[PDB]
RNA backbone atom coordinates (compact mmCIF):
# COMPACT_ATOMS: atom_id res chain seq x y z
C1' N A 1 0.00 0.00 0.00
C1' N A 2 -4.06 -3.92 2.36
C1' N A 3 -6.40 -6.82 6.12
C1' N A 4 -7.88 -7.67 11.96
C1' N A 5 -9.05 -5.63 16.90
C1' N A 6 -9.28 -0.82 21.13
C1' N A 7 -10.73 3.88 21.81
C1' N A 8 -12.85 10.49 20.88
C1' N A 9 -17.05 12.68 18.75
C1' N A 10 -21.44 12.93 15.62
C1' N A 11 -25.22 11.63 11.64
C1' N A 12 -30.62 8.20 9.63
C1' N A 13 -34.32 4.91 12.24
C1' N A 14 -34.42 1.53 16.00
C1' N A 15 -35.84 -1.00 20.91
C1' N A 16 -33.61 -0.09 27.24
C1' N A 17 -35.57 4.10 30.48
C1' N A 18 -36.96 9.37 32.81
C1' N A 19 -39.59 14.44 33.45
C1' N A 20 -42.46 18.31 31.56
C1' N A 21 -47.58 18.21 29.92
C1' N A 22 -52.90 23.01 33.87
C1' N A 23 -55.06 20.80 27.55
C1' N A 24 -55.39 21.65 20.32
C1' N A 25 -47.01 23.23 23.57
C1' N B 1 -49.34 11.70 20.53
C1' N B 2 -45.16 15.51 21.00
C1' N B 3 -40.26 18.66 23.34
C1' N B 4 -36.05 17.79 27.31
C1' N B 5 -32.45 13.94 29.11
C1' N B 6 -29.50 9.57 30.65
C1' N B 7 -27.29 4.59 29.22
C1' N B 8 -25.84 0.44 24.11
C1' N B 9 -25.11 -1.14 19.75
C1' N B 10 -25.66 -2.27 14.30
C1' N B 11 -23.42 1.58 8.99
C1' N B 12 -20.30 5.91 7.38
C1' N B 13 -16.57 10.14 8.77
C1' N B 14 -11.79 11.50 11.13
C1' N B 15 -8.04 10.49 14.53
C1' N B 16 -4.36 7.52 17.72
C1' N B 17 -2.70 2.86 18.92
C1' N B 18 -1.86 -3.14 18.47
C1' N B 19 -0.76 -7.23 14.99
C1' N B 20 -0.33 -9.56 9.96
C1' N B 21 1.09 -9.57 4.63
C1' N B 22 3.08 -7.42 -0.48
RNA sequence: UUUUUUUUAAAAAAAAAAAAAAAAA
An RNA structure from Escherichia coli, in which 47 nucleotides are resolved. The work is reported in "Structural basis for HIV-1 antagonism of host APOBEC3G via Cullin E3 ligase" (Ito et al., Sci Adv, 2023). Ions in the entry include zinc. Protein in the same entry: DNA dC->dU-editing enzyme APOBEC-3G, Virion infectivity factor and Core-binding factor subunit beta. It comes from the structure "Full-length APOBEC3G in complex with HIV-1 Vif, CBF-beta, and fork RNA". Released in 2023, the model rests on electron microscopy data to a resolution of 3.57 angstroms.